[PDB]
Context: bound to proteins that are not shown
RNA sequence: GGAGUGAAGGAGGCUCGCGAACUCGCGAAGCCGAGAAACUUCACUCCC
Numbered sequence: 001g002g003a004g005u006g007a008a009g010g011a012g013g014c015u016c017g018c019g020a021a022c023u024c025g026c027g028a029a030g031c032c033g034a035g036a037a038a039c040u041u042c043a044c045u046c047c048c
Stems, first nucleotide, its partner, number of pairs: 001047009012032004016027002
C1' cells in the first nucleotide's frame, strides 16, 4: 500500500462555484451518508 473484520466516535462528508456585516456564510451544483455501512480513530486477520 490493497482486501476484509471488530469496537468507539458520528450527522454530516468529499468535490467545485461565486458573494461581502469578520478561516466564515450561501448554491432546485454532482456524488456519498444519517439502514451495520459516509467520514474519523485504535486494534485484529489475510495478501504482493
The RNA (FRAGMENT OF MRNA FOR L1-OPERON CONTAINING REGULATOR L1-BINDING SITE) from Methanocaldococcus jannaschii has 48 modelled nucleotides. The 2008 paper behind the entry is "Domain II of Thermus thermophilus ribosomal protein L1 hinders recognition of its mRNA". The depositors describe the entry as "The structure of the complex between the first domain of L1 protein from Thermus thermophilus and mRNA from Methanococcus jannaschii". It was solved by X-ray crystallography to 2.3 angstrom. The entry also contains 50S RIBOSOMAL PROTEIN L1, not shown here.